The RNA (initiator tRNA-Met) from Trypanosoma cruzi has 75 modelled nucleotides. The work is reported in "Structural Differences in Translation Initiation between Pathogenic Trypanosomatids and Their Mammalian Hosts" (Bochler et al., Cell Rep, 2020). The organism belongs to Schizotrypanum, within Eukaryota. The depositors describe the entry as "43S preinitiation complex from Trypanosoma cruzi with the kDDX60 helicase". It holds a match to the Rfam family "tRNA". It is annotated as a transfer RNA. Rfam describes the family as follows. Transfer RNA (tRNA) molecules are approximately 80 nucleotides in length. Rfam 15.1 lists 5,335,975 matches to the family in 14,413 species. For this family Rfam cites "tRNAscan-SE: a program for improved detection of transfer RNA genes in genomic sequence" (Lowe and Eddy, Nucleic Acids Res, 1997). The entry has 50 different proteins, among them Putative 40S ribosomal protein S9, 40S ribosomal protein S30 and JAB_MPN domain-containing protein. The structure was determined by electron microscopy at 3.33 angstrom resolution and released in 2021. The entry is indexed under preinitiation, factors, kinetoplastid, helicase, TRANSLATION. The entry also models zinc and magnesium ions. The reconstruction used 33,775 particles.

[PDB]
Context: bound to proteins that are not shown
RNA sequence: AGCACCGUGGCGCAGUGGAAGCGCGAUGGGCUCAUAACCCAUAGGACGUUGGAUCGAAACCAACCGGUGCUACCA
Numbered sequence: 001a002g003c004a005c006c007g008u009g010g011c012g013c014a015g016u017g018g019a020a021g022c023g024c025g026a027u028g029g030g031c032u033c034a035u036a037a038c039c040c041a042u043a044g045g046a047c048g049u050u051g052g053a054u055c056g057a058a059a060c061c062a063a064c065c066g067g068u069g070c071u072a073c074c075a
Base pairs, nucleotide, nucleotide: 001071002070003069004068005067006066007065010024011023012022013021018055026042027041028040029039030038048064049063050062051061052060
Other pairs, nucleotide, nucleotide, family: 008014tWH008020tWS009010cHS009022tHH009044cWH010044cHS015047tWW017054tWS017056tWS019056tWS019058tHS019059tHS020045tHS021045tWH025043cWW031037tWW053057tWH057059tHS
C1' cells in the first nucleotide's frame, strides 16, 4: 500500500428473507455428611456505523470504520 476474511449478550460463536438463540460465565436457589459432578430460576443485546435494494431481514449491494491473515518494503 493493495488483496482476502471477519464484526451478533461479560467472553467464544450459531443463525442462506416471516427475522434474538447456544456453549462458557456472573448472580441467587436445589441436589450432597461436605467438595467435584449435575439441575433450575434471574438479569445482561443500537445483530460495527451509514446509505441503498426488498411487501418485509441481522442475512443481499455500496461507502466508511475497526480486527486478523497474506502479498507490498516505496527516491